[PDB]
RNA sequence: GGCACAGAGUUAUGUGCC
Repeated sequence: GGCACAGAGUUAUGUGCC
């Protein structure tokens, strides 16, 4: 990073498989 979960101010953030 693909999908998703939780979670904080619109938010931003980390995980499990590889």

Human U85 C/D-H/ACA scaRNA: 18 nucleotides with solved positions. It comes from the structure "Solution structure of the U85 C/D-H/ACA scaRNA 5' terminal hairpin loop". The structure was determined by solution NMR and released in 2007. Sample source: RNA is synthesized using in vitro transcription with T7 RNA polymerase and a partially double-stranded DNA template. Theimer et al. published it in Mol.Cell in 2007: "Structural and functional characterization of human telomerase RNA processing and cajal body localization signals".